[PDB]
RNA sequence: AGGGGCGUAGUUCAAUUGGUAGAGCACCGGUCUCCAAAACCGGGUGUUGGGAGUUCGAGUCUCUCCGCCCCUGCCA
Numbered sequence: 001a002g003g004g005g006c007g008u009a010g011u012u013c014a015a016u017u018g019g020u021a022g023a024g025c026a027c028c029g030g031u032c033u034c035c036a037a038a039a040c041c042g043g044g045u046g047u048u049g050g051g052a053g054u055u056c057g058a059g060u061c062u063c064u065c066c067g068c069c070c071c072u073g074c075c076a
Base pairs, nucleotide, nucleotide: 001072002071003070004069005068006067007066010025011024012023013022026045027043028042029041030040031039049065050064051063052062053061
C1' cells in the first nucleotide's frame, strides 16, 4: 500500500418482511431516608463508528474514511 471481517443504547442482544429504532441485566427521577438498598409510581436512556450517495424515506442497498483483527506486499 492492496484483500476480506467487525462496529446499534451503560451492557450482552432484536426488526436479512428496506416504512423512528425494541427487549432482559442495568441505570435515572418521584414517595421515603442523613444518603442508599428494599417496596411502590413513573421513565428508553441511542454520535445505529464518521461523513456523503441513491430513495418520497436507510440500522438494511452504494460509496469514502476511522479504529481493531486476519492474509499477503515491502532493501535507496
Molecule: A-SITE TRNA TRP-TRNA TRP
Organism: ESCHERICHIA COLI